[PDB]
Context: bound to proteins that are not shown
Molecule: tRNA(Gly)
Organism: Homo sapiens
RNA sequence: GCGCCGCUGGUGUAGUGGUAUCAUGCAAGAUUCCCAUUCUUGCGACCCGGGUUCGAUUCCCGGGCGGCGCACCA
Numbered sequence: 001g002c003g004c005c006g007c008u009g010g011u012g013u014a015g016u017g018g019u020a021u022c023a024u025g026c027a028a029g030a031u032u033c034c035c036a037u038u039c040u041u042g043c044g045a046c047c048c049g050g051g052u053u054c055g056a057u058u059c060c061c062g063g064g065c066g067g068c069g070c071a072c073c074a
Stems, first nucleotide, its partner, number of pairs: 001070007010024003018054001025043006047063005
């Protein structure tokens, strides 16, 4: 490069044309006192640009990145 499918808190995962769920993680206060203890609270996300639209994370074009398969591989 080509081909196909994907991109939602740091991580993982729901979901939707009216800006988003639940865990996990971290923070704070308690708890516990040797192997991700427990409760409360807090923090953090729709990959980006353009378009369509009253309004897009959602729809459409493009780009970037990822997972594969084929190439190639100083």